[PDB]
Molecule: t-RNA (77-MER)
Organism: Escherichia coli
RNA sequence: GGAGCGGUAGUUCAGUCGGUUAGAAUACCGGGCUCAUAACCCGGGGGUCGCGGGUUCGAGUCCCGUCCGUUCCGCCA
Numbered sequence: 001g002g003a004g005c006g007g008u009a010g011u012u013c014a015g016u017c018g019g020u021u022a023g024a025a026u027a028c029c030g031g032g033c034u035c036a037u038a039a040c041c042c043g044g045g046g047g048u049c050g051c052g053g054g055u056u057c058g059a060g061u062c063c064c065g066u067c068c069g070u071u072c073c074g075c076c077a
Base pairs, nucleotide, nucleotide: 001073002072003071004070005069006068010026011025012024013023028044029043030042031041032040051065052064053063
Other pairs, nucleotide, nucleotide, family: 007067cWW008014tWH008022tWS008047cSS009010cHS010046cHS011024cWW015049tWW019057cWW022047tWS023047tWH027045tWW049060cWS050066cWW054062tWS055062cWW
C1' cells in the first nucleotide's frame, strides 16, 4: 500500500442504532466436602475502556490522530 477487525484486568471473549453495568468462560489467591489426589461447591482480588485531544446532560464507544498489532508482495535481504 490495504484490508479484517483493531486494542475490555493475567487469556480469550459478552458490551455501540451513544442510552442498560467494566462481565462472562478460563486462568489467580482462599476456604469447603474425601482417609488421602483430582473431579465437585462457594469467597475475595485483579478494570487508564490501547496513548492524547474533538464530539458531550451524560464517553464501554465516537472524530480520530499518535501510534502499534497482524500479513502481503511492489518491496525486504